[PDB]
RNA sequence: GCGUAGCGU
RNA sequence: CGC
RNA sequence: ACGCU
Numbered sequence: 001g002c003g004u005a006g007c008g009u
Numbered sequence: 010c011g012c
Numbered sequence: 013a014c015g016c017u
Base pairs, nucleotide, nucleotide: 001016002015004013006012007011008010
């Protein structure tokens, strides 16, 4: 500097 | 709509 | 919440 995944009414 |  | 230079 920037990548990635998940969950709730 | 959020974290 | 995690990764790399």

Solved structure of RNA, 17 nucleotides shown. The work is reported in "The biolabile 2'-O-pivaloyloxymethyl modification in an RNA helix: an NMR solution structure" (Baraguey et al., Org.Biomol.Chem., 2013). Entry title: Solution Structure of a RNA Duplex Containing a 2'-O-Pivaloyloxymethyl Modification. The structure was determined by solution NMR and released in 2013.